[PDB]
Context: one part of a larger RNA, bound to proteins that are not shown
RNA sequence: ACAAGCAGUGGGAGCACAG
RNA sequence: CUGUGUGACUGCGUACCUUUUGUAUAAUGGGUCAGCGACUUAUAUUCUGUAGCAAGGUUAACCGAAUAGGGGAGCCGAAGGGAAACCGAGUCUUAACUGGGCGUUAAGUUGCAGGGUAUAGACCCGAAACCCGGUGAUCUAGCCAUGGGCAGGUUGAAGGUUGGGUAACACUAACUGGAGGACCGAACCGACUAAUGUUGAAAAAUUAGCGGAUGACUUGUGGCUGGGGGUGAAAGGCCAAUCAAACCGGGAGAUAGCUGGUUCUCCCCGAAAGCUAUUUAGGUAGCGCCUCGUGAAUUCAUCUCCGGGGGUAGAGCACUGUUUCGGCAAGGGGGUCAUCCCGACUUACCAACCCGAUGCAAACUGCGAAUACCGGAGAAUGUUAUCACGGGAGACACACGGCGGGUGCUAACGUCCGUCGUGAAGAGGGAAACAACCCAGACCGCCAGCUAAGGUCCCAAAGUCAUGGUUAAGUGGGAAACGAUGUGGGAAGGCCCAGACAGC
RNA sequence: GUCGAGUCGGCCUGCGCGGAAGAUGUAACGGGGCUAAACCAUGCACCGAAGCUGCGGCAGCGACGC
RNA sequence: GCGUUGUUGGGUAGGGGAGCGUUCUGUAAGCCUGUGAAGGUGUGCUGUGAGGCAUGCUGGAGGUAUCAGAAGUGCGAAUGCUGAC
Repeated sequence: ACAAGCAGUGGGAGCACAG
Repeated sequence: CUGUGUGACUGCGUACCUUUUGUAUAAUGGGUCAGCGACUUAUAUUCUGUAGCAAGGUUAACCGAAUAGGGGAGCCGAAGGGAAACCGAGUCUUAACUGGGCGUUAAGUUGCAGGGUAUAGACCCGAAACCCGGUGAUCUAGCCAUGGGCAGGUUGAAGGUUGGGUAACACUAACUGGAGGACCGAACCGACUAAUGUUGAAAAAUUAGCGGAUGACUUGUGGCUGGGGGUGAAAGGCCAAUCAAACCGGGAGAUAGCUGGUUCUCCCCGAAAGCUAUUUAGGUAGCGCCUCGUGAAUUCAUCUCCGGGGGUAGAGCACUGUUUCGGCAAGGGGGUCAUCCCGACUUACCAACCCGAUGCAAACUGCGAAUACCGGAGAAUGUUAUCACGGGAGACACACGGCGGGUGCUAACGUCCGUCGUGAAGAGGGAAACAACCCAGACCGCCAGCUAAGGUCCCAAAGUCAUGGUUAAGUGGGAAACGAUGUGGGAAGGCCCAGACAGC
Repeated sequence: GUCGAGUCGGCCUGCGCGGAAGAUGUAACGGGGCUAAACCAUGCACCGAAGCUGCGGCAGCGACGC
Repeated sequence: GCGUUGUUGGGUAGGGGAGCGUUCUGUAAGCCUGUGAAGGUGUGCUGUGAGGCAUGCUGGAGGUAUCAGAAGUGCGAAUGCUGAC
C1' cells in the first nucleotide's frame, strides 16, 4: 500500500513521550 | 494544560548560480562531503577624514650605541602675466586701448587612515601561438656496411649440336638448353572486401576470403642524416601511440577589448541600455542619467493670469502638380470639292486657353487649431525638489504596451524614430495558467476593520438579489463578403366593408 | 363572380441563424454545469490586495525644544 | 544625547554609512584552566543581523577579557584543486 508534480510553507486531527 | 517527536487531511507553491529584453526553462555550472581557492604588494600622485605645527611646514642619505638627538642638501607654500627677453599686483595683447585674456581681495605643509589614478603579472584561472638552448632515427623515411631467407609445381627466350638448305649466307626441323621486375602456390612481406569488435582479447585486432611471393624482393645486427631541419617511387607522408614545423627545459605569470568565477551582516539613496567620436559597432572616451560632499538664489515644479513665435491636425484648391464633367474655342487633324495660287465646306474628330462645376497631395498653402515650448506675474504646496564646483561610479545589447509615424503586406512576439507607462531593477490582487496588460508600490508583527481592479450557482470568498426588457442559437463561450417570411422595437407608405390579400 | 377583415413591401434599428474543414484526447466558458448561472438597463448589498485604517514595534531624514 | 513632531523606509549595476566573526602583536610574569583548556556533540537563553552567553556529555592541556594594532580574514558554484565516499 485509491495515491499524481521543486517535497516546503500556512492551517491541522490522531498517536507516542516528558512534565 | 504545556514542551518534544510524528504528520492523516487541506489553502498556497515550477530548485540555485550564471547570462540575459526575458529562464521552471528542454540555456550554463555543480554526484556529495571535508580542506584549499580570487581586488594584493611597492613606489609615485590627487582628493577626503584625522593629528601636529602654521606664513610657514618638513627633512633625505648619512652621523649616532640609540624608534632619542644631530643632519634643512632639498621639497612644497606665501605671485602672477608672457612663447620669450622682461615686467610685477599686475601683466600680456596692440601704434594705443573705450578695451579684452589670465591674475590680485580665499593657508599652507608633514604624518597617519581611507577613496581614485600611474608603473609594475596588478582580482583569480585559461589559449592557439612566437623566440632561445638542449634531448631524440631502439618507432618510422632514405641511405651505408656486413650476414640470413624464399616448400612444392610450371612455362620453355637466347645460345648449342645434328640434319635439311645456300656459291656462301639467310633460312628450316629435331635434339639440347634453362631466360624472366615470367606463371600456379606455402613460409615470408602485404592489406582489396565483409562480418565481428567499438567501456575491445587489441589505443587499429580477430575470422572468412584477398595481392606479391628470384625481386625496383624480404629480413637480422650495427652505422649516418636533426626541427624551417631531416627523409619522402610525393600522401604534407614519416621523424618513439605526438607533425602545415617533434620533444624537453627556459623568456613565462607571453598576451587574452573574450568566457567563467569572485567568499560575513545590517541601514540610506539609486541608474543606463541615449547623444557625439572612434580600423568603431558585444571595446572605449566626453556628455546625459546614479551617489557622496560643499556652496549659492524664491532657485525649481504644479495651477491661474499675462506676453510670444509657430504652419502640425483639420481645412482648402489662388499657387505647384494631379483629376473628372459641362460650356466656349484659337488651333490641329480626317474628309467633299477645288487645286497654279487660292480656297469653299465639313467633321469619327482632337481640342489648348478661358468660364462654370468635383475631388486628391510627405517633399502644394491666398486659411489654421488643440497641445507643446519660451518669457513675465501671483498664491498654495513640496524634507532644495533648482544651479555650480569637487570625490566615486555604473551604463552606451534594451523589451513590451498606448499614442503620432517611416519601412513591411495599416503581415510578424518584424524593423526604425518620436513621446508616455510598466518590465528591466517591483513583490501583492485580477486577466484559468501569462516579465512588459488592469488594480496597486511589500520597514516588521496581528486568528481586527474598509476598499481597488475583478467578482458573488458548485469547484472557490461574496446576491440561486430586486425591477423592466432581449435571446432559444449553449448564441453567450472564434471569423468575412454575402444569403434568409428567425424574432423584438420605431417612423412613414400603398390597398381595403364602395369588400381588400390568399384561396376557389 | 364568390368569400367578410385586415393585407402588402420598403426604410431604420436590438438580439440571434447559415456562410464555418485538421491532424495524440473532449480540447474555441479553466471545469462542473447553466435558459440564466446569458445579454441590456437601473438600484442596493456583499466578497476581494502586502492599497487605506486600527493596535504594537524598529529605523532614516527634517523641524521644534532640552 | 533626550523629548516632541512631521515625514520617509521595493530595489539590479553602482555610490554612501555602520557592524559581526576569524588568526596574529601589545595590554599579559595579568586573568581562566587537571575541582578539566582548545576542539567535538547536544540543550537552554539572547540580540535587527553577522552573532553572543550559559550548560550536560566527549576531550585531556591549553585558553585569553578589555582597549588598541596587523591581516594568507569569511566559499556553493570557476567542465575549480586534493582526499574521502